[PDB]
18S rRNA, nucleotides 3 to 913 from Brassica oleracea var. botrytis: 894 nucleotides with solved positions.
The entry is indexed under mitochondria, mitoribosome, assembly factor, plant, RIBOSOME.
The reconstruction used 219,403 particles.
The entry has 84 different proteins, among them uL14m, Ribosomal protein L18e/L15P domain-containing protein and 50S ribosomal protein L27.
Method: electron microscopy, resolution 2.11 A. The entry became public in 2025.
Context: one part of a larger RNA, bound to proteins that are not shown
RNA sequence: CAUAGUCAAAAGAAGAGUUUGAUUCUGGCUCAGAAGGAACGCUAGCUAUAUGCUUAACACAUGCAAGUCGAACGUUGUUCUA
RNA sequence: AAAAAAAAAA
RNA sequence: AAAUUUUUUUUUUUUUAAAAA
RNA sequence: AAAAAAAAAUUUUUUUUAAGAGUUGAGAACAAAGUGGCGAACGGGUGAGUAAGGCGUGGGAAUCUGCCGAACAGUUCGGGCUAAAUCCCGAAGAAAGCUAGAAAGCGCUGUUUGAUGAGCCUGCGUAGUAUUAGGUAGUUGGUUAGGUAAAGGCUGACCAAGCCGAUGAUGCUUAGCUGGUCUUUUCGGACGAUCAGCCACACCGGGACUGAGACACGGCCCGGACUCCCACGGGGGGCAGCAGUGGGGAAUCUUGGACAAUGGGCGCAAGCCUGAUCCAGCAAUAUUGCGUGAGUGAAGAAGGGCAAUUCCGCUCGUAAAGCUCUUUCGUCGAGUGCGCGAUCAUGACAUGACUCGAGGAAGAAGCCCCGGCUAACUCCGUGCCAGCAGCCGCGGUAAAACGGGGGGGGCAAGUGUUCUUCGGAAUGACUAGGCGUAAAGGGCACGUAGGCGGUUCAUCGGGUUGAAAGUGAAAGUCGUCAAAAAGUGGCGGAAUGCUUUCGAAACCACUGAACUUGAGUGAGACAGAGGAGAGUGGAAUUUCGUGUGGAGGGGUGAAAUCUACGGAUCUACGAAGGAACGCCAAAAGCGAAGGCAGCUCUCUGGGUCUCUACCGACGCUGGUGUGCGAAAGCAUGGGGAGCGAACGGGAUUAGAUACCCUGGUAGUCCAUGCCGUAAACGAUGAGUGUUCGCCCUUGGUCUAUUCUGAUCUGGGGCUCAGCUAACGCGUUAAACACUCCGCCUGGGGAGUACGGUCGCAAGACCAAAACUCAAAGGAAU
Numbered sequence: 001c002a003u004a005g006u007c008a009a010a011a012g013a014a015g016a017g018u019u020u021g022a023u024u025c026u027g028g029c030u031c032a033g034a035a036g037g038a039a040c041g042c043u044a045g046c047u048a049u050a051u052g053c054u055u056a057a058c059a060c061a062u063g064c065a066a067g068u069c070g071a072a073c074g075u076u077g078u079u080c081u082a
Numbered sequence: 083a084a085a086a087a088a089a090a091a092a
Numbered sequence: 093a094a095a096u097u098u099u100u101u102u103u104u105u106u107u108u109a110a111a112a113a
Numbered sequence: 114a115a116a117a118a119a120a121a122a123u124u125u126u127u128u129u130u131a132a133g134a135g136u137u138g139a140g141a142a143c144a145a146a147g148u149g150g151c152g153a154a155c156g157g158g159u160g161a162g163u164a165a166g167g168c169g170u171g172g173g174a175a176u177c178u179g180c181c182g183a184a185c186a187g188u189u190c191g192g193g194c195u196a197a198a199u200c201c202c203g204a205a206g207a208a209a210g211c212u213a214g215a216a217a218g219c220g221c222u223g224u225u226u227g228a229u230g231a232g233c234c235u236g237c238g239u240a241g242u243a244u245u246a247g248g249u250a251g252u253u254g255g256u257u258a259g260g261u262a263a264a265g266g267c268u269g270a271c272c273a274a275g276c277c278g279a280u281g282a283u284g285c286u287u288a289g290c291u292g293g294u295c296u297u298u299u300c301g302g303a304c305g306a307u308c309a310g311c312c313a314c315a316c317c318g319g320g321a322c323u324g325a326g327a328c329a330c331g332g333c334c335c336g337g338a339c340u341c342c343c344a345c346g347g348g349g350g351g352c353a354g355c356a357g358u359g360g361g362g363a364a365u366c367u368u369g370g371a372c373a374a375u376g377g378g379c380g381c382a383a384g385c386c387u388g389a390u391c392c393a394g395c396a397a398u399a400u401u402g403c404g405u406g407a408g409u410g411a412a413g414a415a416g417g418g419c420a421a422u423u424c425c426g427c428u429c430g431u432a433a434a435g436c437u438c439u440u441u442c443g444u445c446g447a448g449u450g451c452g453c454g455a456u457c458a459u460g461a462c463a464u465g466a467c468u469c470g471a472g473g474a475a476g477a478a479g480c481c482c483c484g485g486c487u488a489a490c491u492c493c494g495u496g497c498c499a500g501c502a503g504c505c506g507c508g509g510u511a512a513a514a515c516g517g518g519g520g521g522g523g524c525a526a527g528u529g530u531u532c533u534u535c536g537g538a539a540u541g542a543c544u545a546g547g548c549g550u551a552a553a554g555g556g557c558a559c560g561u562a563g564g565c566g567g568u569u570c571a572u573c574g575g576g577u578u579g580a581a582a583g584u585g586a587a588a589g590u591c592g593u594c595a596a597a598a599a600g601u602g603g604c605g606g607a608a609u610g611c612u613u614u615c616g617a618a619a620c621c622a623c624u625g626a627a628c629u630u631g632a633g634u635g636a637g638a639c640a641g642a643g644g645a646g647a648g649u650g651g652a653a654u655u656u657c658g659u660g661u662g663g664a665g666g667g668g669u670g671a672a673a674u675c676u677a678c679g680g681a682u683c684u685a686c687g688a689a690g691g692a693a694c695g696c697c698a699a700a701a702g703c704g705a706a707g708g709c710a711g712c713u714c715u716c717u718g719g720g721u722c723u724c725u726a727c728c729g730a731c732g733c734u735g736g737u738g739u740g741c742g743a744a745a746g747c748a749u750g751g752g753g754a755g756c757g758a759a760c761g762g763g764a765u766u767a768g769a770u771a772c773c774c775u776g777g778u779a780g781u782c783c784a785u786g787c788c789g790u791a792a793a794c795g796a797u798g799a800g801u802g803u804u805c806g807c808c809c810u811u812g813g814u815c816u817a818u819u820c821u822g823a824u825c826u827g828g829g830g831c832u833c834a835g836c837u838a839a840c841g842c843g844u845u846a847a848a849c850a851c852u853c854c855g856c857c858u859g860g861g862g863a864g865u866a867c868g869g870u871c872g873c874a875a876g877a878c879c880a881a882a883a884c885u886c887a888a889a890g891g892a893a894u
Base pairs, nucleotide, nucleotide: 015031016030017029018028021894023892024891025890033535034534035533036532038531039530040529041528042527045403046402048400049399050398051396052395053361058359059358060357062356064354067151068150069149072148073147078141081138083102084101085100086099087098088097105113106112107111108110114130115129116128117127118126119125120124121123158314159313160312167239168238169237170236171235172234173233176231177230182226185223186222187221188220189204190203191202192201193200210219211218240286241285242284247277248276249275252274253273254272255271256270257269258268259267289311290310291309292308293304294303295302296301316337317336318335319334320333339350340349341348342347369392370391371390375389376387377386378385379384406438407437408436409435416429417428418427419426442476444471445470446469447468448467454462479524480523481522482521483520484505485504486503490519491518492517493516494515500507501506546857547856548855549840550839554854556741557740558739559738563734564733565732567628568627569626570625571624575621576620577617578616579615580614581613582612583611584610591605592604593603594602595601631731633727634726635724636723637722638721639720643717644716645715646714647713648712649711650694655689656688657687658686659685660684665676666675702709703708746787747786748785749784750783751782755781756780760776761775762774763773798853799852800851801850802849803848806831807830808829809828810827812825813824814823815822835842836841859886860885861884868879869878870877871876
Other pairs, nucleotide, nucleotide, family: 008592cSS009605tWS015537cHS019026tWH019889cWH020022tHS022893cWW025551tWS026889tWS027888tHS028887tSS029540cHH031538tWH032537tHS037054tHS043397tWW043526tWS047599cWH052365tSS055362cWS056360tSS057159cHS057314tWS061357tHS061368tWW063355cWH064388tHS066153cHS070074cWH070144cHH070146cWH073197cSS074146cWW074196cSS076143cWW077142cWW079140cWW080139cWW082132cWW094095cHS109110cHS137138cHS143145cHS148198tWS154324tHS156331tWW157315cWW158353cSS161313tWS164240tHS164287tWH174232cWW175233tWS175263cSS176262cSS178229cWW181227cWH183225cWH184224cWW187208tWS194198tWH205208tWH206207cHS209220tWS211215tWS214215cHS232263tWS243282tWH244867cWW245283cWW246278tWS246281tHS247282tWS251254cWH251272tWH252275tWS253275cSS255266cWH261263tHS266271cWH292305tHS292587tWS292588tWS297300tHS300543cWS300544cWS309586tWS321328tHS321332cWW322329tWH323327tWH324326tHS329332tHS338351cWW343346tWS345346cSS352356cWH355388cSS356368cSS362364tHS366394cWS371373cHS372387tHS372389tWH373391tWS373455tHS373460cSS374390cWS380382tHS380383tHS397526cHS404477tSS404478cWH405478cWH406474tHS410431tWS410434tHS411432tWH412433tWH413425cWS413430tSS414432tWH415430tHH431433cWH440475tWH441475cWH441477cWW443472cWW449466cWW450452cHS450465tWW452465tWW453463tWW456458tHS460461cHS460462tHS473476cHS475477cWH478525tWS482489tWS487489cWS488522cSS495498cWS495512tWH497509cSS498508tHS499508tHS499512cWW506514tWS541858tHS542858tWW547553tSS552857cSS557705cSS560737tHS561736tWH562735tHS567730tHS574575cHS574618tWS590606cWW618619cHS629729tWS629730tWH631729tHS632728tWW640719cWW641718cWW642701tWH651693cWW652692cWW653691cWW654690cWW662682tHS663680tWS663681tHS664677tWS664678tWH664680tHS665681tSS667674tHS668673tHS669671tHS671764tWS672763cWS673763cSS673774tWS691754tSS699710tWW704707tHS706741tWS742789tWS742793cWS743790tWH745788tWS746874cWS747873cWS753754cHS753780tHS757779tHS758778tWH759777tHS764772cWH765769tWS766768tHS769771cHS787873cHS788875tWS795797tWS797847cWH804846tWW805832cWS811826cWW817820tWS834843tHS834846tWH837839tHS837840tHS838891tSS839892tSS841847tWS843846cHS846848cHS859888tWS862883tHS863882tHH864865cHS864880tWS865881tWH866880tHS872874tHS872875tHS
C1' cells in the first nucleotide's frame, strides 16, 4: 500500500486378420475406440441431475390451459336500522 | 348526530 | 338477573328571547 | 305521515301500511345479470410447408409504435342507446371523465422527445440433380393515376421490348435455418432431438373485422371433409397447450400438487387469474457417483471337478462356515424448526432434509467371453449331424471352435445383441492419393468462358496490412477459481467474421511512361513419302491373239475338285486392262493426330538455320463447343487385273457350319457425300524451367588448318544421379518443380438398362441401379 501485483486459455496423431506354394505392391472386406431421443435379452441396491411419440401435421372421450377491474357506468333486489 | 368516562355501601 | 343506560362537552332543527325538546 | 287499542294532562306504550316520497337517516353485500376499459397478437405447442419473400451476418430509408420515462399546453358545450357512462354521434381545435370515499391524486387529448418493439429494403454467405437448356408476358423498364403508415408492378391505363440463364435460370427431389450435438490432431463427416434466437403453421382451403399490434391455436364470416346432438326445423366441434385415450410402431411417462419462488395479465391497492413455471410421479434412457462390508479363519471341513492317478495328488479354496469390529446406502422410531430456498408477510416440495435413537453383515452381483485376430483350458456328450460364425473358418470318433460340467479372463449394476454416426479409412487424399505394365490420358487439334502466366520507374489506395471504435445474445466448448459431492456460478479466452475512421505502401488489381529475355514478324539461306490438282513410266500378275511344240498342268502331309488333245502348262512376239510402285530404304524424312513412297509440272500448309532487322508480354492451358480423324460399313455413279467376307464344290475328321485345296460375290480402286469408331499404343495429356556425361545420326551455320572442332535442330543407343511394387525410366524422364485440362475410387452385374441428342442404316456419345462375392488384380520368385 493491498479488495494491489501474478497474463492461463487446452488436450487430442496406435494397429490387426483376410487374395499367394511363398513375396512385395495395388485394392476392397472385417476387427479393436468413442457415441445415441435408441430397441431387445439376461440380470438388478441407492441418491441426485438431466432426458423420455424419432412412426400417423392420424382420429380424439373427459377435466383443466385467460382473465380481470365496482377507484368507468347505470340498472333490480336482498338484508337491517329511525 | 360527533367526542370522552362509568370500578365502591346504606 | 343484567344489555344497555347515566353523566360531561360540541352540532342540525323545532317549540314557547331566554329556556325547553 | 296516516290509522287502530290503552293510559294520563298534548305526550307515552304496542301494532299495520310507510317512504314517485315538503331531501329517510347509515350500513352490508349487490355478481344477480349486463354495458365499458385493458389483456386474450404475450406465454405454450408442432416442424406440415418453405431451396430464398426464409435464415446467418452487416448495413439502409421511405415508416409506424399500446403500456413505460421526461417536458410543455388543454380537459368546453349539445344529442343518442328503455337507465347511465371514461360507450356512440356533432360543434369548436383534439378530448373524458372519476375522486373532497382516490381533490391535486388518477385518467384522457394535442405537441416535442427518450426507450422498447414492429413494418419495409438491401450487400455478402447459405442443398442435390444437366440422363432437366432455355425460362418469363405484370413478365423487365418508363410515364401517369390509385392504393399503403411507408419505398416499390403493389396495380389500373398507356408506351417501349425488355428481364433471368452454361458463374446453371427453369424443371424434379429432398429439406425449416442458426447457436449448436456426436466424432475427429487441427480439417472434415453425420445430425439440427432437449434448451435458446429467427421463421412457418394451428382439421383442409379462402377472407376480412376489431385493434398500438393479427389477416389471430383455445376470435368472427364463407366453402370442404369428418364427427356429435336434434323435439328432426336446425344447431355444435377442431389437443401440432398440460394430463389422458384409441391407432400405427421395435419404441417413448401421471387424466399429480401449488401459485411458496421466478416470469406474465388485470387492479390504486387488497387481490384474482396463470397445465408459464416451480415441484412431486413413471422409465438403468444417460451421467469420471456411492454401496453390496472391514479384519480373521485349516477340522485346508463337507460337496463339485480333474488326475502316471506326481508335492495337503491338483484345484474350486481363506473360499465358505465360525469369530471380532463398523453400520455408509436402504429400513424402523422420534425431535426441533425466522435450517434453507422469503421475506414486511406468504413454503407446494415436506410422509423430504437435518439431528438423535434401534437393529444387524444384516436387505443388495450379474452379463459376455476363453482356436487366431483377443486377455483367459480341461472333462464328458455329439460325430459334416445337431449346431456355431464379426472376419479367417470349426464339426466326417480322442472337437481348446458345437452343447453340458468344472476351472479361468474382461467389464461390472450392468453387460451383451441389433440399428445408426464418426474413427481406424491417406478407403474422395485442402491438410494428405493417384492414372507405362494394377481402376484411371480425351484418337488428335483449334478455340469460348474460366484458371494460370516476364522486367524497371512513377502514381493510387480496391484487395492486403497496423491500431481504434461498434458488433459477434444467452447457454455449450477451452482456462481458472470457488461451490458441490453423479447437481452450480463468476471472471476471462474464443467467437478465425462484418461495418466505420485513421496510418503503411512491398505484393495482387487498376493507371501512365518505358524495357527485351517469352510469343509473333521480316530479310537471306535451306531440307522434306506434308496436302491437293493435272500429266506420264516400266516390271510383274491375269486374259486374249499369232508362230513353234505336243501331254500334261495345277495343287497337297497325301489326295481330289479344277484345268488340258476344241492343244493347255511351256517358248517368242504382240494386244488389252486394273492395281501397286522393286532397288534407293532405314532405330532415316515429313505431318497435330489419323497418316504420307515411281517420276514431272502447277497451286499450297508447316518447320529449321543466320541476322549490330522489326515489334513489345501480344503467352500457356482449355469446360461447354468446333474441326480433322486407320479400316470396315452405308448412299449414288463408274471401274474390276490380283486378292477375297458370303457361297458352291474337293478333302480332313468321330463330327468339321473350320484350319488345307479349287472356283468365287460384296468389298478392296476412282468421284461425291455419310459414318466417327480401333491394342486410334510410347497402353505414357499439353506446356514451361532445371539437372554428370559418352557414342551415332537428320538439316543448317560458324570456325577450320586437309581433318576435324563448335553451336543450333530433330531422331536413336547407352548411362552418373534421382526415381520405381518390381520390371524398368533416365535431358525426347517414369528425375527435381510448377500451370491448366481430362479421368479413377474393390470385383462381377456392365459399357448393360432407361432417357436425350446425332445417324439412311449399321450404330455412336453422355451412362445407372437392384442383386451378388471376399476377394478380383500388378510385378517378380
It comes from the structure "High resolution structure of B. oleracea mitoribosome".
It holds a match to the Rfam family "Bacterial small subunit ribosomal RNA". The family is grouped with related families in Rfam's "SSU clan". The family has 99 seed sequences and 42,628 matches in Rfam 15.1. A reference for the family is Yusupov et al. (2001), "Crystal structure of the ribosome at 5.5 A resolution", Science.
Skaltsogiannis et al. published it in Nat Commun in 2025: "Structural insights into cauliflower mitoribosome in translation state and in association with a late assembly factor".